[PDB]
Context: bound to proteins that are not shown
């Protein structure tokens, strides 16, 4: 970096 | 939609 899975704040 | 954060593939 791409794809993909999630998550925390507003 | 911001914004930040983790993992796994390639």
């Nucleotide at each position: 970096g791409g794809c993909g899975c999630g998550c925390g704040c507003c």